Released in 1997, the model rests on solution-state NMR data. An RNA structure (HIV-1 REV RESPONSIVE ELEMENT RNA), in which 30 nucleotides are resolved. The entry is an ensemble of 5 models. Primary citation: Peterson and Feigon, J.Mol.Biol. (1996), "Structural change in Rev responsive element RNA of HIV-1 on binding Rev peptide". Keywords: RIBONUCLEIC ACID, RNA.

RNA sequence: GGUGGGCGCAGCUUCGGCUGACGGUACACC
Numbered sequence: 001g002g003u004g005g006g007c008g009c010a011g012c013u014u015c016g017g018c019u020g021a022c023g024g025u026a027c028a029c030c
Base pairs, nucleotide, nucleotide: 001030002029003028004027007023008022009020010019011018012017
Other pairs, nucleotide, nucleotide, family: 005006cHS005026cWW006024tWW013016tWS014016cHS020022cHS023024cSS024026cHS
C1' cells in the first nucleotide's frame, strides 16, 4: 500500500444467539 470484516448495534428474535449489509489512522494476510 492492496484486500477483507470483526463488533457497537441494526434486523429477527430464543432478545442470549445468528448475520452483517455499515465503518481507518488500524487489525490480519502479502